[PDB]
Context: one part of a larger RNA, bound to proteins that are not shown
RNA sequence: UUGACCUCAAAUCAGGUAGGACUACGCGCUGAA
RNA sequence: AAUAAGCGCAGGAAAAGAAAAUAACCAUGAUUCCCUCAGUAAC
RNA sequence: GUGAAGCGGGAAAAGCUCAAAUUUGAAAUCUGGCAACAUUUCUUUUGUUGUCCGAGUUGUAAUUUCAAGAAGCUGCUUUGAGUGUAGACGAUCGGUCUAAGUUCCUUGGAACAGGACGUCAGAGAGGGUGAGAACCCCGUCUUUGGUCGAUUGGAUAUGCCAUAUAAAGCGCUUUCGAAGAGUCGAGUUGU
RNA sequence: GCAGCUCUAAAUGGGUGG
RNA sequence: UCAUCUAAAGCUAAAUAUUGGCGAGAGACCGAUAGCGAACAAGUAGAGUGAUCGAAAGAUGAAAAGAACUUUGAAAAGAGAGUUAAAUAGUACGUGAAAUUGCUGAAAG
RNA sequence: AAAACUUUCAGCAACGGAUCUCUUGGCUCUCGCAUCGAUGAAGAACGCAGCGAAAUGCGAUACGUAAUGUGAAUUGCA
RNA sequence: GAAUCAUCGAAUCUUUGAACGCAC
RNA sequence: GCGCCUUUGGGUUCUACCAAAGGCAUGCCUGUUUGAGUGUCAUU
Numbered sequence: 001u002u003g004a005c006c007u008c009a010a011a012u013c014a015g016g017u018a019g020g021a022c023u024a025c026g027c028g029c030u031g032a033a
Numbered sequence: 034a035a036u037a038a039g040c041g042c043a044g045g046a047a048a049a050g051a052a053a054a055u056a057a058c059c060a061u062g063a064u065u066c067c068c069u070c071a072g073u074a075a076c
Numbered sequence: 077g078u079g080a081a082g083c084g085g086g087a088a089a090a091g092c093u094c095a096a097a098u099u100u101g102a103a104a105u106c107u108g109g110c111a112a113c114a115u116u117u118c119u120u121u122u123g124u125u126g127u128c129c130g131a132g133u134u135g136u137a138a139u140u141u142c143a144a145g146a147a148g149c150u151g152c153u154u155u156g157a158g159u160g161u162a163g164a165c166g167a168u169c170g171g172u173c174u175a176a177g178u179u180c181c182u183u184g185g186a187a188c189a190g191g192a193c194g195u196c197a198g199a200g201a202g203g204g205u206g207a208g209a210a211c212c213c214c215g216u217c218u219u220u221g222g223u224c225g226a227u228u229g230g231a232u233a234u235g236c237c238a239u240a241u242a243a244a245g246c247g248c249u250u251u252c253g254a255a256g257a258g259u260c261g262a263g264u265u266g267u
Numbered sequence: 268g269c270a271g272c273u274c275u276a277a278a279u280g281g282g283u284g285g
Numbered sequence: 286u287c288a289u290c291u292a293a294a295g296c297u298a299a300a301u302a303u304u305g306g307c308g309a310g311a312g313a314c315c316g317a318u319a320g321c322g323a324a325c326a327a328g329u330a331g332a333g334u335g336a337u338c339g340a341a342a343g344a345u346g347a348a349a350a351g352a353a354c355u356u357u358g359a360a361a362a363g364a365g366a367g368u369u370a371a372a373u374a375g376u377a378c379g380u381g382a383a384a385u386u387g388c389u390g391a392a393a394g
Numbered sequence: 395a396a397a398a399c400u401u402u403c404a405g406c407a408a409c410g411g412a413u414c415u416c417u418u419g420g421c422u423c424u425c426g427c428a429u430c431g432a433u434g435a436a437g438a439a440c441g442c443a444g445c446g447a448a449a450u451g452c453g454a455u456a457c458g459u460a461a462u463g464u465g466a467a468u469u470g471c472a
Numbered sequence: 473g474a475a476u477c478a479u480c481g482a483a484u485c486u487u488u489g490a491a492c493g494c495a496c
Numbered sequence: 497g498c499g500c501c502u503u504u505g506g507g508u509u510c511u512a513c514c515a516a517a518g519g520c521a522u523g524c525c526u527g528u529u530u531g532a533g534u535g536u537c538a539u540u
Base pairs, nucleotide, nucleotide: 002538003537004536005535006533007532008531009530010529011528013527014526015525016524017523018522020430025044027041028040029039054061055060065087066086067085068084075078076077091296092295093294094256104136105131106130108128109127110126111125112124113123114122145252146251147249148248151246152245154243155242156237158236159235160234161233162232166228167227168226171223172222173221177193178209179192180191181190182189194211195210196200202214203213204212261274263272264271265270266269267268280291281290282289283288284287285286306427307426308425309424310423311422312421314420315419331338332337343416344415351378354365355364356363357362379414385408386407387406388405389404390403391402392401393400394399437488438487439486440453441452442451444471445470459482462478463477464475493498494497499520500519501518502517503516504515505514506513
C1' cells in the first nucleotide's frame, strides 16, 4: 500500500406488503353492579 | 358471570384436530357436531 | 345449588409435514435482472426456457417421521407435475320458444257479474286489466328441456413429446434405528 | 388448568391411569 | 406391579355456528295508536355545546274529466252552471262513529 | 202560563277522525351463496338535468360515456 | 337504433376520509 | 394555506412570468447501489 469479511447505516434505490371498514357466527385478552 | 361493556384479530366458516388419548374390556382409536350418558359423578 | 366424562347410537370421514442421522463420487436448492416463448376469466392472468448476479455450507434440495425407518440382499409387481385435437358429460352468465271465448242475452259508467252455448288443461299458482278472468294480457305447466351463446369441472377416445443411466411398493435381514429444555417438574403466589 | 417469582431434570427415559 | 400414550415443532377438507352480507321462497303472523323508530321526502323534520335523542303523516275517481263561462266581491270566496255512475268524491278529497258545537221543531224548568 | 236562558228528545249542519274494507311495508321461518380497502374502502363535503329544492342516479365524460341486449320511445310542459 | 330501458367484461370517478409532500 | 423535484408548453411580452402533466407519508420484507467502524483478519 491493497483486500477479504462481520456488524451498522442511508437512499423519492428495484420490486412488494401493513393500516381503515363490516362484525350475525370465530379465536383471543380484559372484566362489572 | 367466566356475563355486559371494553380491547385485539380472522374466515365463508373460525376453532379443534391425527393421542404425552381412554379404559380395566372379547378392549376402543384424530377433531367437530347431534342424541344418550345425566341432573348422574364429584363438590 | 353448581354441574362432568368415558362407554353407547348417529352425521362426516383423510390424512399428513418438519428438527434430530454426511449429497460428500460433487448445493443436487432458491429469490432477482435481462433475454426470449407461451399461456390467459384477462392485451389485465399465469408460468416455462436460457442467461447473469446473488441467497446459501452457521445447511438450501433428495431421503426419514416412530404407524416407523434407513443401508444392504432378494424377485416379483408397478410409473407422465406433459401438451394439442375430438366427442360425450355436469357447473355457471346472458338471450330465446309456448293451449284454449274476449260468442250472444239482462245489470252497470265499466262484464272480470248472472244465464246460454263452447274450448283448453303436463297450464284451475299469482298478478294486471274500468266489479269474482283457466280461455283479454303477463305468466303458470311442459322445464328433472329444447335453442344460440360465453366461459368452464372432471373423466373418455386419439395425436405429438417425454429426463426411464431413473423412481416406488413388498419379501428377507450375519447392520442400524437420530425423536424437540429455563421445557417437564419441585416450592410459593394470582385467578 | 394457565400464569408470575425462586430453584431447576432425565433416557426404557418421561407423561397419564389402575 | 401391570396397562396406556411418546409432550415441550407444523399442517389439514367434511359433518358444525351464522339477528351481519348477496339473494331468494314462504307464513294458521301484524294490518296504519298495529307491524321495524320509519307502508309516506325516516334515522327525516326536529332537540341538545356535546355524547346522544328523535317523531307525526297511507286511501278523490274507471279516467283530472281538478270545476269552462256568467255574476257579486279589491282579494279570499260565494251563487249559478258545467265534469262524473256519484261532488252525500271538489284535492280540508273512500267509509265518516262518539265526545263537542250551531240552527230548526217539540217539550219541560 | 209569553220570549230568552238552562235541560231533554228528534232533524240538519259543524267539529272530529273512530269503525270497516284495503296494503309495492313490517315481523318470523327456511333456503342458497361468500364478494370491502393504499389499484384509495366505509363515511363525509361540494357539484351536475332545458325547467329540481327532496329522494334517486351520477362525478367537471356528472339523472351519465363505451360495449352487448331489446327493437321505438321519454312524458309534467317544451 | 330510439329508451328517466335492460345488461354490464370498457372507461370517467371533483374536495376529502386509513389519507399519504407539509399544515388546517 | 405553504413548499421542493423532473419534464413539457404559452405570450401581437421570452435570463422574467405563468401554466400543465408526473412526483415527494411512515413501519416492515427481499434485492440493489453508496458507505461507517482503534469489530475480525489477511497481503515479503
Overview:
The RNA from Schizosaccharomyces pombe has 540 modelled nucleotides. It was solved by electron microscopy to 3.4 angstroms. The sample was in a buffer at pH 7.5. It comes from the structure "Fkbp39 associated 60S nascent ribosome State 3". An Rfam search finds the family "Eukaryotic large subunit ribosomal RNA" in it. Clan: LSU clan. The family has 88 seed sequences and 107,465 matches in Rfam 15.1. For this family Rfam cites "Crystal structure of the ribosome at 5.5 A resolution" (Yusupov et al., Science, 2001). The 2022 paper behind the entry is "Chromatin localization of nucleophosmin organizes ribosome biogenesis". The entry has 45 different proteins, among them 60S ribosomal protein L13, 60S ribosomal protein L7-A and 60S ribosomal protein L25-A. Lineage of the source: Eukaryota > Opisthokonta > Ascomycota > Schizosaccharomycetes > Schizosaccharomyces.